[PDB]
Background: Method: X-ray crystallography, resolution 1.4 A. The entry became public in 2001. An RNA: 18 nucleotides with solved positions. The depositors describe the entry as "Crystal Structure of an RNA Duplex with Uridine Bulges". Ions in the entry include calcium. The entry is indexed under Uridine Bulge, RNA duplex, A-form, Kink, Metal binding, RNA.

RNA sequence: GUGUCGCAC
RNA sequence: GUGUCGCAC
Numbered sequence: 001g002u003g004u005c006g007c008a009c
Numbered sequence: 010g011u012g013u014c015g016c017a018c
Stems, first nucleotide, its partner, number of pairs: 001018003005015002007012003
């Protein structure tokens, strides 16, 4: 970087 | 959607 998820908003 | 982190590539 991105999202293939969690979490946060 | 974003990232305020994890993870995944």